[PDB]
Context: one part of a larger RNA, bound to proteins that are not shown
RNA sequence: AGAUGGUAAGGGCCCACGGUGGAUGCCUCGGCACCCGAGCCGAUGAAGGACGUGGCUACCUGCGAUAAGCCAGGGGGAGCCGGUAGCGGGCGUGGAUCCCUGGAUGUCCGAAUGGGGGAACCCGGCCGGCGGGAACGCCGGUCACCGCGCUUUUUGCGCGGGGGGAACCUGGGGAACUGAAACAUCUCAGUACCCAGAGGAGAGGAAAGAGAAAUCGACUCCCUGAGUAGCGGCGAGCGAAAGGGGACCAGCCUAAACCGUCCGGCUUGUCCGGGCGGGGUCGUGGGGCCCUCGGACACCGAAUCCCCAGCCUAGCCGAAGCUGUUGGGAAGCAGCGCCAGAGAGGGUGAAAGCCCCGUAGGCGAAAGGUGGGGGGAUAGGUGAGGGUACCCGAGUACCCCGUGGUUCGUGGAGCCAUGGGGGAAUCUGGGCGGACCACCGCCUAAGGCUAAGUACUCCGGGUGACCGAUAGCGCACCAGUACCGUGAGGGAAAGGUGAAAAGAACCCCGGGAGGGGAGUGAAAUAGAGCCUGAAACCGUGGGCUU
Numbered sequence: 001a002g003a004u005g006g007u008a009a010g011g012g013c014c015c016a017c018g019g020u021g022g023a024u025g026c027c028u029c030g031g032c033a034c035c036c037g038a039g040c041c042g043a044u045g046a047a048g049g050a051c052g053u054g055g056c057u058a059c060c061u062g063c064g065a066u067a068a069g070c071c072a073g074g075g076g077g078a079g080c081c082g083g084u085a086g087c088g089g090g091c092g093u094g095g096a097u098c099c100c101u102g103g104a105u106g107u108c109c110g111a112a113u114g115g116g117g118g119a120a121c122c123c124g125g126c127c128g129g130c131g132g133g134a135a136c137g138c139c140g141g142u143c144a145c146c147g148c149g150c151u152u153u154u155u156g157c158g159c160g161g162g163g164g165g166a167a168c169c170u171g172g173g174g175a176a177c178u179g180a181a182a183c184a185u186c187u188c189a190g191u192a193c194c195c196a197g198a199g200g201a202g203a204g205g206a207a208a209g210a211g212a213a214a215u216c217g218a219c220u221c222c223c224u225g226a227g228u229a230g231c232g233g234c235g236a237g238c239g240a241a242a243g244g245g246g247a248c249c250a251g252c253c254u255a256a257a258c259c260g261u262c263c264g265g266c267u268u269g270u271c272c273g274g275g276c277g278g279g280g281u282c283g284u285g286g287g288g289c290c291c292u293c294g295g296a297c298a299c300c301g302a303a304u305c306c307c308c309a310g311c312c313u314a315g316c317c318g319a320a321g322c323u324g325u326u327g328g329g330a331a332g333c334a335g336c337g338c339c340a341g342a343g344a345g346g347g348u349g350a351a352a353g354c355c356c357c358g359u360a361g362g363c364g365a366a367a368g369g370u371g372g373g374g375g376g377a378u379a380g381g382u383g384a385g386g387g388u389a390c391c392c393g394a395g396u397a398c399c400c401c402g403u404g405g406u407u408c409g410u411g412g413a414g415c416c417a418u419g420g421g422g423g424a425a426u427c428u429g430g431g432c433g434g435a436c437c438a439c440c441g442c443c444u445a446a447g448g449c450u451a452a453g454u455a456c457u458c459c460g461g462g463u464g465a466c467c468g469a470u471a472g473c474g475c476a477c478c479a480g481u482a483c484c485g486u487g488a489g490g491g492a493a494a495g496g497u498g499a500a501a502a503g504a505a506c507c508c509c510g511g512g513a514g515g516g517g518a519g520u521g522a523a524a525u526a527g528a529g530c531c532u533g534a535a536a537c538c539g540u541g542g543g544c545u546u
Base pairs, nucleotide, nucleotide: 010546011545012544013543014542015541016540017539018538019537025531026496027495030467031466032464033463034462035461036460037459038457039456040164041163048109049108050107051064052063053062055087056086059083060082070103071102072101073100074099075098079091080090081089114123115122116121124143125142126141127140128139129138130137131136145161146160147159148158149157150156168199169197170196171195172194173193179186183233209216210215220247221246222245223244224243230238231237251449252448253447254393258278259277260276261275262274263273264272265271283427285392286391287390288388289387290386291385292384293383300380304377305376306375307374308373310370311369312368313367315363316362317361321336322335323334324333325332337354338353339343345357346356347355398422399421400420401419402418403417404416405415408434429444430443431442432441433440483490484489503530506517507516508515509514
Other pairs, nucleotide, nucleotide, family: 008009cHS008010cHS020536tWW021535tHS022023cHS022533cSS022534tHS023533tHS024532cWW028468tWS028469tWH030471tWS031472tSS039200cHS042111tWS043113cWH043162tWS045110tWS045111tHS045112tWS045113tWS046112tHH046163tWS047110tHS048119tWS049120tWS052067tWS054082cWH057058cHS059478cWS061068cWH073366cSS074314tWS076097tHS077095tSS077096tHS078092tSS078095tHS079096tSS109119cSS117119cSS131133tHS133135tWS144162tWH151155cWS165166cHS165199tWH167200cWW167456cSS168455cSS169202tSS174190tWS174192tHS175191tWH176189tHH177188tHS178187cWW179236cSS180235cSS185235tWW186235tWS186236tWS186409tWS190191cHS199201cSS200455tWS201454tWH204219cSS205218cSS205451tHS206250cWS206450tWH207217tHS208397cWS208430tSS209442tHS211212cHS211213tWS212433cWS218452tWW219453tWW225242tHS226241tHH227228cHS227239tWS228240tWH229239tHS230407tSS232235tHS232236tHS232409cWS235409cWH236409cWW247453cSS248452cSS248453cSS249451cWS250450tHS250451tWS251303tWS255281tWH255392cWS256280tHS256281tWS256391cSS257287tWS266269cWS282285cWS283444tWS285427tHS298382cWW299381cWW301379tHS302378tWH309371tHS311370cWW314364tHS318342tWS318360tWS319339cSS319342tWS320353tSS320354cHS320358cWW326330tWH327329tHS327350tWS328349tSS329349tSS341360cSS342359cWS344358tHS348352tWH365366cHS365367cWS371373cHS389390cHS394425tHH395396cHS395423tWS396424tWH397423tHS406414cWW408411cWS408413tWS411412cHS418419cHS425429cSS425445tWW425446cWW457458cHS467471cSS468476tWS469476tWS469495tHS471476tWH474479tSS475479tSS479493tHH480481cHS480491tWS481492tWH482491tHS485487tHS485488tHS494529tWS497501tWH497526cSS498500tHS498502tHS498523cWS499521tHS499522tHH501524tWW502520cSS502526tWW503527tSS503528tWS504518cWS504528tHH505518tHS510512tHS510513tHS519527tWW520524tWH521523tHS521526tHS
C1' cells in the first nucleotide's frame, strides 16, 4: 500500500401478543304492510296539562286532599303491599294481590263558563255552614254568552250550542313551481293549503232523469264502455255519458185547494191575516169539492218501539314417556313405548307431539255495551165511476247582460247553476231530447227526509319469499326527550354478563382508581355499557434489513 466483517440514534418489512375501536354474526319488549274487527269524546266540565300523592321516593307508572288508592257485583284460587332491591312494617283459603263490570272520590288549568289574568293564578256576589267570630279566613251550593220554547214586556224556568279527534267526508275560498323544451291562452289543479260544518262515516238519492231503444226506471261504489265520444295556442295536453257485468237495495213526509177551531187586526166581515188540528202528495197525471158505488170489518206495514238469539268487555276444560348414555346442562344418541278432532307456535341449562305454556275440539257472564238476525206491538198506509175547474211550491220559470260546472277553451253551444235587468202561467200549465222551427217522444222545477252497498285507521286482533339496532316509525332504551331556536319550529345519540348473580368474602400494593392472589362458573381475553369482537389507529418482544 491492498482488501474487507461488526455497530442502529432511529427507520423499514415480516411474525407473535396486547390496546383502542365497534364492523360482522346471532338475538329482539320494537317497527312496517295487508286483512279483519271496532269507531266518536265533551258543561254530569273532553282532549290535553299543572301540582300533588308512598313510612323512607329522583324518575316512570297509577291515583287524586278518600290521592300506587274507596264501596259493590263477576272472575280466579296462592300468594301479596307496581317498575324497585334495601331500611321499616304489614296482608292473605273468614279467600288477599291480580283481572272484567258498575259506582264513589276526583285539587288547580284548559271550551273554561261569577269577574280578572301574563293557563295551572288573583279578586268577588248570593245562600247555608265552620271559629269567640261583626271585622278575617275557610267549607258546601250557586252566578258566562248565544239560539229555540214556555215566561204577558218583565224577571224567570226548561231543553240545546260552545271545545276536541289520525285519516276519511261535504261546503265556502284557492296558489305557484312545473309542463308546453321561451311565454301570455292552456297545464300543474279545483290539486297544496286556509275556513266552516258532518260523523262513524260523509255526500247523493226516487226523475221537470237519461236519449233513440215507440227502450231504461232513486242514489252510491266496482268492472267495462274508453284513452272511445269529444275538448284543445287542434300544441302541450285534457277526457266524458248512455249502454252492458256486479255490490247493495227502500221508500217516505210536507206546500197548496177545502173543512174545523184558537188569537190578533180592522174600513165587524159571508174578512184579513198568524198559529194549531183534519185533509193531500202525483205523470197510466194526481189532489180538492159535488153526486153514484156499500163503505167496510179485511188487506199491507216500518227507517219508531219492546223482548229474545247472537255477539263484545274477565275466564275455564284440554290427549300421550320412562330408562340409559355424552355433557356444565339433554330437548341430542340408544332402548323400549304412548296420544293425536291436538305433530301451530313459544319456553325449559343444547336440538321435546307425550316436562311447562299452549294447540285441536269444546265451555262461559251477575254487570255494562251492542243487537230485526228472530219474534211482537204501535205510527202509517190500501178501491171504482160521473160531474165541476178550485189547487198542484215566484221575484221562480222564461228572455237578456256577466260567469261557473260538463269532454265542451265562444265554438252552430244546448243542458245544470246564478251576480244584474225585464218578468209569467197552474195541466189547453210548464221543463227537456245540443242554436232555431215543425212533428213526434220524455219529464213535472222553484219544500223536505231516507237504511245498505262506499271512504278512512286513533284504536284492538291476525298474517308476512317485510326490517333486524347506520335497518325498521324520528323513538326497541324514561323521545317528540337532551340539545338548538325569541318564536313558529328543528330534533339526536343510546339495545345483549351469565342456565343461574353464583356479581367475586378475605388477604396483598394503592389516598383512591386499578391491579395481584383467593373464590363462583362449562367458560371470567363472559368481570359489569361485560356475547361475537373485524379495520384504520397506538404499543412491547422476536426474525431479517438500513